An RNA structure (Chains: A,C; Chains: B,D) with a sequence from Roseobacter sp., in which 35 nucleotides are resolved. The 2020 paper behind the entry is "Crystal structure and ligand-induced folding of the SAM/SAH riboswitch". Ions in the entry include sulfate.
RNA backbone atom coordinates (compact mmCIF):
# COMPACT_ATOMS: atom_id res chain seq x y z
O5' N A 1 -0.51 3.30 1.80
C5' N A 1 -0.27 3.87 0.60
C4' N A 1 -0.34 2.41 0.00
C3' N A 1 -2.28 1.30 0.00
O3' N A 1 -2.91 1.89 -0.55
C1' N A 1 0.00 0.00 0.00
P N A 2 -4.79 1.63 -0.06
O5' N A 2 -4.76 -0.06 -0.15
C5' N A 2 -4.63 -0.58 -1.18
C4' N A 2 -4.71 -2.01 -0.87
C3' N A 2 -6.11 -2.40 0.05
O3' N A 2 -7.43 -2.94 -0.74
C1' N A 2 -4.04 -3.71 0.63
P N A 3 -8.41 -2.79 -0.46
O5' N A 3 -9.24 -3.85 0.68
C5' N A 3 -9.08 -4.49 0.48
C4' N A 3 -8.80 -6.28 1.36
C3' N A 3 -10.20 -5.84 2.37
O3' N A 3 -11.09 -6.53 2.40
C1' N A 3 -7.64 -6.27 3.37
P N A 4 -12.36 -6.09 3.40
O5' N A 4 -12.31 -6.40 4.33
C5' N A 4 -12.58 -7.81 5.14
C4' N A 4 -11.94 -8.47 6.37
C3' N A 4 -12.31 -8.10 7.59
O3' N A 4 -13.47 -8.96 7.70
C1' N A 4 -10.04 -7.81 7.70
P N A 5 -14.74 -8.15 8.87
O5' N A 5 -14.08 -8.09 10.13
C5' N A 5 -14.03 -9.43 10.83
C4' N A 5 -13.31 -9.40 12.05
C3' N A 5 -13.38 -8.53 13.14
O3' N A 5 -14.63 -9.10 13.70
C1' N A 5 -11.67 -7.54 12.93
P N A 6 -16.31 -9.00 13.96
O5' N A 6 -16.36 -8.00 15.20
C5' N A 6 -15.96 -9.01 16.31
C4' N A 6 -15.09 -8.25 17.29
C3' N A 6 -15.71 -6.76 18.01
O3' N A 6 -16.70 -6.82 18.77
C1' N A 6 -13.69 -5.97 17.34
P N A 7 -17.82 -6.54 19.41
O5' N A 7 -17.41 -4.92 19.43
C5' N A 7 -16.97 -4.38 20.17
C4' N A 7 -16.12 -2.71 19.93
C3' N A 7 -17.80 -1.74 19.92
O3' N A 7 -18.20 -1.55 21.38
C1' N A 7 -15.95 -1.63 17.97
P N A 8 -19.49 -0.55 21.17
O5' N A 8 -18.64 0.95 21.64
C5' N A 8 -18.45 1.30 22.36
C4' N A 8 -18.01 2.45 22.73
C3' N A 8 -18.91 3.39 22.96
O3' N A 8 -20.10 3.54 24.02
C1' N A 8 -18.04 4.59 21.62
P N A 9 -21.52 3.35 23.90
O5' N A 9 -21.89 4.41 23.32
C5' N A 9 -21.43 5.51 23.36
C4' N A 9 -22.37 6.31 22.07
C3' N A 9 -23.72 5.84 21.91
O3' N A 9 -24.82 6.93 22.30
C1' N A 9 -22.13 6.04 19.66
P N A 10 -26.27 6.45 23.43
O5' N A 10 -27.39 5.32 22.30
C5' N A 10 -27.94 6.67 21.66
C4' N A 10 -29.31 6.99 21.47
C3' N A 10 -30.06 6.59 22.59
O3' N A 10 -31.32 7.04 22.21
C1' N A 10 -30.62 4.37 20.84
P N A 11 -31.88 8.22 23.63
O5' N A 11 -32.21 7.06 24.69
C5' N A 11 -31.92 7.14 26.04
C4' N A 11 -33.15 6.19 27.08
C3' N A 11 -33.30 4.63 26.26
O3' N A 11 -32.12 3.98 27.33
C1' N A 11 -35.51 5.38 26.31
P N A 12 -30.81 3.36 26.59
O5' N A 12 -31.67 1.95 25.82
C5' N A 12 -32.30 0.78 27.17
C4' N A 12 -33.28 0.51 26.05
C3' N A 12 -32.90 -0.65 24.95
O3' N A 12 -32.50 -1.58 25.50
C1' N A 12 -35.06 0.62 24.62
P N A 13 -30.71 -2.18 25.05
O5' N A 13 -31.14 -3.36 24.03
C5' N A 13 -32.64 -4.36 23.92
C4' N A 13 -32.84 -5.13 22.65
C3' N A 13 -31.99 -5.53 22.26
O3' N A 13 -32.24 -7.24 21.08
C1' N A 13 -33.12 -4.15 20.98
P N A 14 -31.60 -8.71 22.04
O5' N A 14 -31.16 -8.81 20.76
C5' N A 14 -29.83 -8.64 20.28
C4' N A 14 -28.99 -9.52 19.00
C3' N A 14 -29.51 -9.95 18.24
O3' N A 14 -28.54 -9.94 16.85
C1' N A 14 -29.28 -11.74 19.69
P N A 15 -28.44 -8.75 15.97
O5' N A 15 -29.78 -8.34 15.39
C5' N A 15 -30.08 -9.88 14.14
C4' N A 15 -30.77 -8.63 13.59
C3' N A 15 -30.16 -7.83 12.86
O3' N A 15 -29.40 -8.29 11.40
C1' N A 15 -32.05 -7.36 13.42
P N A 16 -28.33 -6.95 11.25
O5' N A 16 -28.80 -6.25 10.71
C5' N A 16 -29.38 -5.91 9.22
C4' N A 16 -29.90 -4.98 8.42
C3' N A 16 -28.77 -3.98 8.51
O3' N A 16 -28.17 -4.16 7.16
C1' N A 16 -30.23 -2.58 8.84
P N A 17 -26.51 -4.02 6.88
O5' N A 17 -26.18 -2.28 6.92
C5' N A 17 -26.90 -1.57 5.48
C4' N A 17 -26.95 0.11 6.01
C3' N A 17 -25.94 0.65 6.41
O3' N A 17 -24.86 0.94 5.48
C1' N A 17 -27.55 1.52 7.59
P N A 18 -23.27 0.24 5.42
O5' N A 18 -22.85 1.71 6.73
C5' N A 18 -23.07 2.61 5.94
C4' N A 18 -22.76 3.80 7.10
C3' N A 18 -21.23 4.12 7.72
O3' N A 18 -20.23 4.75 7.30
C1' N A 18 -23.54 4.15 9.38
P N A 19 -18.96 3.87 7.66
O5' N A 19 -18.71 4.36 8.83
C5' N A 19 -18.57 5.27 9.24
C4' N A 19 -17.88 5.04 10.77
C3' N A 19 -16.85 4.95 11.13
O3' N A 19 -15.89 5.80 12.37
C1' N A 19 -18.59 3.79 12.13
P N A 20 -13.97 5.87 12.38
O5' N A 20 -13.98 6.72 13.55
C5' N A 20 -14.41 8.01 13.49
C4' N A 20 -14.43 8.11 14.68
C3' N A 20 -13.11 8.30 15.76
O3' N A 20 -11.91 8.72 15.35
C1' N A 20 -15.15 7.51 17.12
P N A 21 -10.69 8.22 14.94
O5' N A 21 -10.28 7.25 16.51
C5' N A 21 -10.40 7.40 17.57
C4' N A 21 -10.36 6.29 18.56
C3' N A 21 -9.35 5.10 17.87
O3' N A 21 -8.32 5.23 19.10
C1' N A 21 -11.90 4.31 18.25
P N A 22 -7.24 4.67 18.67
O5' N A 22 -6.88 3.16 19.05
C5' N A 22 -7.24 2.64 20.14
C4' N A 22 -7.86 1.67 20.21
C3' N A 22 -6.64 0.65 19.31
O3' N A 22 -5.44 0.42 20.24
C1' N A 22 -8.74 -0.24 18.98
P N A 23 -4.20 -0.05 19.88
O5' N A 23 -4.04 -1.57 19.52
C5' N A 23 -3.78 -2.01 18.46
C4' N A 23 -3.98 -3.77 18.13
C3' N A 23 -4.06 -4.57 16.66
O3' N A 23 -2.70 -5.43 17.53
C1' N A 23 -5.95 -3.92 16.74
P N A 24 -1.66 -5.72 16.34
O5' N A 24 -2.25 -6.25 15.59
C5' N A 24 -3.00 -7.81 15.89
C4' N A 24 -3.39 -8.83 14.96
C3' N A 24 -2.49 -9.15 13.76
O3' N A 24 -2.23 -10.17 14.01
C1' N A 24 -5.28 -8.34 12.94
P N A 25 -0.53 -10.35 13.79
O5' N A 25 -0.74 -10.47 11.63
C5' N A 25 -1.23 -11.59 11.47
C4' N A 25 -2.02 -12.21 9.87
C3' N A 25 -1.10 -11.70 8.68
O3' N A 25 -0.18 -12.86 8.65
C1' N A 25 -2.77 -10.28 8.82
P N A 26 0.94 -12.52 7.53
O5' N A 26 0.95 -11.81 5.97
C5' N A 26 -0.10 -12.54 5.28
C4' N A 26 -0.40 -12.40 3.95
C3' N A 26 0.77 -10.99 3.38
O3' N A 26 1.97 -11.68 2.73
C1' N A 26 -0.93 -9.65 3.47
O5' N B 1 -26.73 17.30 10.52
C5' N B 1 -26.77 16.58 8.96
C4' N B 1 -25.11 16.16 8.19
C3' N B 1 -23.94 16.24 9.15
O3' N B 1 -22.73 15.38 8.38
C1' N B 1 -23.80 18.42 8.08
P N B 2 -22.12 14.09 9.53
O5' N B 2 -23.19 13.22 9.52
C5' N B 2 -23.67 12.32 8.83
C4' N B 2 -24.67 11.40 9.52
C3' N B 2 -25.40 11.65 10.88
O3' N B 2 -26.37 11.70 10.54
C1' N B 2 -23.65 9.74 11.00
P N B 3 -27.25 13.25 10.96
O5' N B 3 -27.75 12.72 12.31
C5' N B 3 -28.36 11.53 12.79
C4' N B 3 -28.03 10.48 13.93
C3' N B 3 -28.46 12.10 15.52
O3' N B 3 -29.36 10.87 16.07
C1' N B 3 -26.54 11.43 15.46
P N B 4 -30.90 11.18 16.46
O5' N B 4 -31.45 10.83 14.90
C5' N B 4 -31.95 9.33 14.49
C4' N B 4 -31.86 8.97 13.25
C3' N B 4 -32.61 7.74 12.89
O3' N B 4 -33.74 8.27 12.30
C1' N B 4 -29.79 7.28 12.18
P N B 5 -35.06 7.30 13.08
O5' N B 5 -35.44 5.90 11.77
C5' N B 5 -35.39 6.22 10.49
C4' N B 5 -34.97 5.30 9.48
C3' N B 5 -35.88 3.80 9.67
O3' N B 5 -37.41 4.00 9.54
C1' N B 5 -33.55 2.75 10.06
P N B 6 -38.48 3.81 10.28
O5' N B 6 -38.51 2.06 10.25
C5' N B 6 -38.17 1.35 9.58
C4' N B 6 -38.16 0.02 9.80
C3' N B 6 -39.66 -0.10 10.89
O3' N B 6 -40.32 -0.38 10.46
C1' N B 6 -37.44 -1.14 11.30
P N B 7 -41.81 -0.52 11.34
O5' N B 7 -41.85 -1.02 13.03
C5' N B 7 -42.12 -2.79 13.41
C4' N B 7 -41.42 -2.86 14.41
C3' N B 7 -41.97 -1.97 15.81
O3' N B 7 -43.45 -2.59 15.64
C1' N B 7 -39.58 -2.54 15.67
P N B 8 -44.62 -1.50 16.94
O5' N B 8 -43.98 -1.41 17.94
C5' N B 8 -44.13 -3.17 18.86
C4' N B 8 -43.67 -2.78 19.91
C3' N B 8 -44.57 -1.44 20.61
O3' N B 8 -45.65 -2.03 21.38
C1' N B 8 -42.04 -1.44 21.22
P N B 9 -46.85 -0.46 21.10
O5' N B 9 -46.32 0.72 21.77
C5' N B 9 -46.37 0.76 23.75
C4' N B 9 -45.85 1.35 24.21
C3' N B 9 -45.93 3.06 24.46
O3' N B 9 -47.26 3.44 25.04
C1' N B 9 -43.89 3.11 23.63
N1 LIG C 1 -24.74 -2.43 13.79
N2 LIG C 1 -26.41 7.25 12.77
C1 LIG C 1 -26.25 7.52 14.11
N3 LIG C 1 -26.17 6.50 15.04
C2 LIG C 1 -26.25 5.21 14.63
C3 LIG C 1 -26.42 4.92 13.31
C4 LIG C 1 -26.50 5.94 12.37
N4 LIG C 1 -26.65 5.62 11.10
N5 LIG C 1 -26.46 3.58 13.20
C5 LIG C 1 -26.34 3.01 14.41
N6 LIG C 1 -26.21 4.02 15.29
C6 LIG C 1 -24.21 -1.60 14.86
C7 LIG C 1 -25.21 -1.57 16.02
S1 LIG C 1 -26.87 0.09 17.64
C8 LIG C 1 -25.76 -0.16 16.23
C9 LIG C 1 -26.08 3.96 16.74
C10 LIG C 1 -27.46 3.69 17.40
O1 LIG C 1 -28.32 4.78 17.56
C11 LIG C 1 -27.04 3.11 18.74
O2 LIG C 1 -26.76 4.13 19.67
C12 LIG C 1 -25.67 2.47 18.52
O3 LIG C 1 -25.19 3.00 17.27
C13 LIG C 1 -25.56 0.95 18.53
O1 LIG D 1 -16.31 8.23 8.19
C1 LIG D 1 -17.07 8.14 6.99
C2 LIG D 1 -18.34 8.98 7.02
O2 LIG D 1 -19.27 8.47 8.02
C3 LIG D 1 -18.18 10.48 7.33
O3 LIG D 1 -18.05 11.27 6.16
C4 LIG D 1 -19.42 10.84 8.16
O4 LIG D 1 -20.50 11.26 7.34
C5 LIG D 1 -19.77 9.51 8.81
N1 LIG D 1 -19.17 9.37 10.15
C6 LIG D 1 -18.10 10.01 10.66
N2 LIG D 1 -17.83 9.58 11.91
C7 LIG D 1 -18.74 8.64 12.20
C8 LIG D 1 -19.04 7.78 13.36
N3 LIG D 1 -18.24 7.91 14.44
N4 LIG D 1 -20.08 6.92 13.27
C9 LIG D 1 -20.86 6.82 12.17
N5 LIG D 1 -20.64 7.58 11.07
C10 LIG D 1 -19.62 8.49 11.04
RNA sequence: GGUCACAACGGCUUCCUGGCGUGACC
RNA sequence: AUUGGAGCA